This is an experimental structure of RNA (RNA10), with 27 nucleotides shown. Keywords: RNase III, Hydrolase, dsRNA, RNA binding, RNA processing, HYDROLASE-RNA complex. The PDB entry is titled "Crystal structure of RNASE III complexed with double-stranded RNA and CMP (TYPE II CLEAVAGE)". The model includes bound CYTIDINE-5'-MONOPHOSPHATE (C5P). Crystals were grown from: 70% (v/v) MPD in 0.1 M HEPES, pH 7.5, VAPOR DIFFUSION, SITTING DROP, temperature 293K. Court et al. published it in Annu. Rev. Genet. in 2013: "RNase III: Genetics and Function; Structure and Mechanism". Released in 2013, the model rests on X-ray diffraction data to a resolution of 2.85 A.
[PDB]
Context: bound to proteins that are not shown
RNA sequence: AAGGUCAUUCGCAAGAGUGGCCUUGCG
Ligand code: C5P
Numbered sequence: 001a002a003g004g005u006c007a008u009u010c011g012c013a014a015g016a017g018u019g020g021c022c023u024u025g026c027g
Base pairs, nucleotide, nucleotide: 001024002023003022004021005020006019007018008017009016010015
Other pairs, nucleotide, nucleotide, family: none
C1' cells in the first nucleotide's frame, strides 16, 4: 500500500477518513 471486519465520524445509503483486529504483496 491492498482486501475483509469491528467501532467511529460526514443526518442514513453510497463513497470516504480515523482508531482496532486478521490477512496479502513490494522495497
Ligand atoms: O531489497 P533491497 O533493495 O536490498 O533493500 C533496500 C532497503 O530497504 C534496505 O537496505 C532496508 O533499508 C529496506 N528494507 C527493510 N526491510 C525489508 C526490506 C527492505 O527495511 N524487509